[PDB]
């Protein structure tokens, strides 16, 4: 950066 959780907000976490 993007996917999925967690759930909306990084409080985190996983995996790629």
């Nucleotide at each position: 950066g993007a996917g999925g959780a967690c759930a909306u907000a990084g409080a985190u976490c996983u995996u790629c």
Source information:
Released in 2012, the model rests on solution-state NMR data. An RNA: 16 nucleotides with solved positions. It comes from the structure "Pseudo-triloop from the sub-genomic promoter of Brome Mosaic Virus". NMR data were recorded at pH 7 and 298 K. Keywords: pseudo-triloop, RNA replication, RNA.